[PDB]
C1' cells in the first nucleotide's frame, strides 16, 4: 500500500 | 495509533482538528 481493530462525543 | 497480509489473528491504550 491492503485489511481489520480495544479505546475515543469526534479517526476521509 | 495497533495488529495482520488477501483465509488480512488474538488482542491492547495512548492521542486528535472541532
Ligand atoms: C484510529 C486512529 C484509532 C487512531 C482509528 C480507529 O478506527 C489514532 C488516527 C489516530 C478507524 C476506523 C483507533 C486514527 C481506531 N476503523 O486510533
Nucleotide at each position: 500500500c491492503u485489511g481489520g481493530g480495544u479505546c475515543g462525543c469526534a479517526g476521509u | 495509533c495497533c495488529c495482520a497480509g488477501u483465509u488480512a489473528a488474538c488482542a491492547a491504550a495512548a492521542c486528535a482538528a472541532g
Released in 2019, the model rests on X-ray crystallography data to a resolution of 1.8 angstrom. An RNA structure with a sequence from Caldanaerobacter subterraneus subsp. tengcongensis, in which 30 nucleotides are resolved. It is bound to 2-[(dibenzo[b,d]furan-2-yl)oxy]ethan-1-amine (HLV). It comes from the structure "Crystal structure of a class I PreQ1 riboswitch complexed with a synthetic compound 1: 2-[(dibenzo[b,d]furan-2-yl)oxy]ethan-1-amine". Connelly et al. published it in Nat Commun in 2019: "Synthetic ligands for PreQ1riboswitches provide structural and mechanistic insights into targeting RNA tertiary structure".